The depositors describe the entry as "Structure of the chloroplast ribosome with chl-RRF and hibernation-promoting factor". The RNA (23S ribosomal RNA, nucleotides 2 to 535) from Spinacia oleracea has 640 modelled nucleotides. The source organism's lineage runs through Eukaryota, Tracheophyta, Gunneridae, Anserineae and Spinacia. The entry has 53 different proteins, among them bS1c. The 2018 paper behind the entry is "Structure of the chloroplast ribosome with chl-RRF and hibernation-promoting factor". Rfam match: Bacterial large subunit ribosomal RNA. The structure was determined by electron microscopy at 3 angstroms resolution and released in 2018. The sample was in a buffer at pH 7.4.

Context: one part of a larger RNA, bound to proteins that are not shown
RNA sequence: UCAAACGAGGAAAGGCUUACGGUGGAUACCUAGGCACCCAGAGACGAGGAAGGGCGUAUUAAUCGACGAAAUGCUUCGGGGAGUUGAAAAUAAGCAGAGAUCCGGAGAUUCCCGAAUAGGUCAACCUUUCGAACUUCUGCUGAAUCCAUGGGCAGGCAAGAGACAACCUGGCGAACUGAAACAUCUUAGUAGCCAGAGGAAAAGAAAGCAAAAGCGAUUCCCGUAGUAGCGGCGAGCGAAAUGGGAGCAGCCUAAACCGUGAAAACGGGGUUGUGGGAGAGCAAUACAAGCGUCGUGCUGCUAGGCGAAUCAGUGGAGUGCGGAACCCUAGAUGGUGAAAGUCCAGUAGCCGAAAGCAUCACUAGCUUAUGCUCUGACCCGAGUAGCAUGGGGCACGUGGAAUCCCGUGUGAAUCAGCAAGGACCACCUUGCAAGGCUAAAUACUCCUGGGUGACCGAUAGCGAAGUAGUACCGUGAGGGAAGGGUGAAAAGAACCCCCAUCGGGGAGUGAAAUAGAACAUGAAACCGUAAGCU
RNA sequence: AGAGAAGGUCACGGCGAGACGAGCCGUUUAUCAUUACGAUAGGUGUCAAGUGGAAGUGCAGUGAUGUAUGCAGCUGAGGCAUCCUAACAGACCCACAGACUUGAAC
Numbered sequence: 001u002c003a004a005a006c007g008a009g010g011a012a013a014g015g016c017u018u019a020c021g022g023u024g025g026a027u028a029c030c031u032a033g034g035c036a037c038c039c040a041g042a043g044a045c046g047a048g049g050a051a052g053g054g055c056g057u058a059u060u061a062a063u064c065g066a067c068g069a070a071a072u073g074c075u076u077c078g079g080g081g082a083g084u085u086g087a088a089a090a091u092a093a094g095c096a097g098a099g100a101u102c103c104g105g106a107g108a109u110u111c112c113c114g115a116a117u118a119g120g121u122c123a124a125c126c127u128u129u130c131g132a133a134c135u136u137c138u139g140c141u142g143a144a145u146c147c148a149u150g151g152g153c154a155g156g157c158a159a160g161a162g163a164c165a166a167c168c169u170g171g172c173g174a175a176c177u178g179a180a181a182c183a184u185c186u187u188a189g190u191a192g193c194c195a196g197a198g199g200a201a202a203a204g205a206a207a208g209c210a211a212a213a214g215c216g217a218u219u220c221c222c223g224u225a226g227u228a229g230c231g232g233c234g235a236g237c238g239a240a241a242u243g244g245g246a247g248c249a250g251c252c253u254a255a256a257c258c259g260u261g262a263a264a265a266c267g268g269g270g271u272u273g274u275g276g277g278a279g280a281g282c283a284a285u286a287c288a289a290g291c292g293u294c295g296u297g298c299u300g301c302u303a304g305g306c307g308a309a310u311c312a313g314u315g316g317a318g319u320g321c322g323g324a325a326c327c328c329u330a331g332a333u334g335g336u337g338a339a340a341g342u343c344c345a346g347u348a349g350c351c352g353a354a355a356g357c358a359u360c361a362c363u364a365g366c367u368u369a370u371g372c373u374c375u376g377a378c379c380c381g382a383g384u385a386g387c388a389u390g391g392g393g394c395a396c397g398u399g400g401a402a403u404c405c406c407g408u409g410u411g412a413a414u415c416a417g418c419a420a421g422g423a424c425c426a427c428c429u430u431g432c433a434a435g436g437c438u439a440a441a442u443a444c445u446c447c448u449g450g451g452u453g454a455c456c457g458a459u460a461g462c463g464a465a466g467u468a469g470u471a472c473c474g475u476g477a478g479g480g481a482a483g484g485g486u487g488a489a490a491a492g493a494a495c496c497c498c499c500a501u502c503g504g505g506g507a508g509u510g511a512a513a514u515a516g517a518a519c520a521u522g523a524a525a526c527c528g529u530a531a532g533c534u
Numbered sequence: 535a536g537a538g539a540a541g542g543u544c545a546c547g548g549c550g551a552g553a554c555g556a557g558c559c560g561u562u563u564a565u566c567a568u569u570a571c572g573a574u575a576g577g578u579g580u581c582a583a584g585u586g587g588a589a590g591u592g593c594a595g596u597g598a599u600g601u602a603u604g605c606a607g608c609u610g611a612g613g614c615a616u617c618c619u620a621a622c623a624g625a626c627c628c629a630c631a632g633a634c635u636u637g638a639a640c
C1' cells in the first nucleotide's frame, strides 16, 4: 500500500437527577369581623308626623357617617380640663384658662316621600281656597218624620290609625310522609296566611279533685309512666289522682230590699257554701289592716375624679435573658418597636350629681272593712242548663261514652233546689254554672351592659372582617357573589444612566429592599434556564 | 486560533415544478464561427395567431346608415431578436488523510 474485520471518540430536540427562578395562594403564625352561652335589663318609636328612604348642609367636598333651610349644628343645667374645627391629611380662616373641642341630663329645630291625613299622583312630585283626611270627643244648627236619624257649620299640639326578630292569643287550616300499598288513622291542629296584643301573654279564686280518709285558685319542673287505657286493637297515640319543689293574692258586680225616676236609670244595701243575704229585733260595731294624688328624703342608674411599686447591660427595638430592688384591699384586661404586678390607660379601695329616671320609706284624707237570736214566706245571674238530632274536642277513633264546646229544633227548677262523682237509678259525699278583673314562678331574643369559652381564624365564622344584601341576573316576586396581612416607624426610594411612558439597573433609607408597593411565611400541579449521564 | 476545501443552504430573477418545503433553470448577459455553449423574467421590436374592418377625414343619402382610405384597428398568456429595467449586495454551515485488530505485501 492492498484486502477483510469490528464500530472507539465526537455529535440532538428530548428524557432522568440536581440546583436556581417564575406562575400560583396550600400549610403555619395573625386580626380589622363573627358565633354560642351565664347573670341582669329591655322589648322601644309614632298625627308633637314614626320605622325606613330620597334630596341636601362643611372655605374648597367623590364616598361613608353625623346633622336638617336654626343643616358637618342651636339653648340650658352639670361634669371636664388643654388644645381643637368627623372619617381624612392638606389648604384658607377661626374658637380657646374670661375654661373651647369633648362627655352626660332636660329642651329646640327637624326640608320632600312614606300610616300620609288639604286635593291629585307614575313614592321622594304637581295643583292649591293653605287645610291633621276619616272615625271618636266637645258645641251650634235641626231632611223625608212629631220625637229622632242623616246631613251642615265651628272648636280642639286631638283620643285612635302605622311600624314591630322571636315568644303568646284568636280565626282559616294543608300535602309529601308513616302504616313498608291505601281510604279509618298518622304526619297535625304542625307548617303557612290573616287579625290582635304585651313585656310577657294566656289561664285563674271550685256548680272543682277525691272516695268513706282527706285536699282547698291558676301556672311551671321532677315523678307517677311510656303505667291505666285508646287504636283497620294495625301503624302508632297517651293520661290523671296521691307524692316532692319553684312561686303564692285574692277582689269587684247582677238580684231581694230601701230612696230617687213615666220608664230607662242613679245612689245605698249585698257577694256566700258544714249554705249565705234581704227581712225584723238585740246589740257597741269598725284605733291599730289594705290604700294613699302635695310632695320629703334613702338607695342605685344616666358624665367623672383620687389611685402604691425598677434601674443598668444585652449592637433595629427589651416587657424576655442574667444580675440587683420594690408595691400589693391593686398578679383583672388592653396597649406599648419584643412576651410587663412596678412604662401608659387602668384595676383593688375610696370619693362624687345641678337635672332626669327607677326601687323603697314617710305624708294629706277621702278611704274597702269586724258579733247574738227570730224566719223551713222574699232573692241565688234563663231562651240558660237539659232533652232529640247533626258534629267537634277531651289520652279516649260512638264505643257502655260520661265530663267540656258549638249549629238546628225544643225547653226546666231556686236551697224543701240544682250540678258533678265516666250510660243510668237509688243513697251518701263534694260543689254552687249561665257576669267580670287580677302580681309572682313560666316561654322568646331584632337588641342593651357586664362576664365566660377543651367556639371559628378569611373555602372557616352571620350571606357579608373593603361603598353586602353591594356588584350581577330577573318584567316581577326573588335569587345572590368574590376580593384580608410591606414595615417598629413611609423613612414609599433625592440624584445619575436606559428613558416618550410603563419598567428596570446603581445610589440612598431600613435590622432586613434577595420587605420596593401587583411588596409578609410562600407547598403542589403548570411554564422554564443551567449543569452531570443518556 | 486564523482563514473559508470541494460542495450545500439562504438571498436575487423565474418556471410547462409546486399547498408550504422540495425539484429544475438563471444570476452582467460573451468572443470566435461553418457552425450548436453566455437572454431568467418583464418591457420593447418583429412574426404566427385571434377578433373581423378602428379613430379621424372625404364621398353618397332628408335621415337612420352605407362606403373609401385599410387583411385596418385592437390583442398577442406564444415563437425569434434586443441587455432597455431588475438578477445588485452579498451572508451562514463546511476542510484531524479518516480510531482500534488481523492477514498478505513492502
Base pairs, nucleotide, nucleotide: 001638002637003636004635014534015533016532017531018530019529020528021527022526029485030484033456034455035453036452037451038450039449040448042445043444045162052113053112055068056067057066060090063087064086074107075106076105077104078103079102083095084094085093118127119126120125128131134160135159137155138154139153140152141151167198168196169195170194171193172192178185182232208215209214219246220245221244222243229237230236250437251436252435253381257268258267259266260265273415275380276379277378279374280373281372289368295362296361297360299358300357301356302355304351305350306349310324311323313321314320325342326341327331333345334344335343386410387409388408389407390406391405392404396422417432418431419430420429421428472479473478492519495506496505497504498503541627542626543625544624546560547559548558549557574620575619576618577616578615579614580613581612583609584608585607590603591602592601593600594599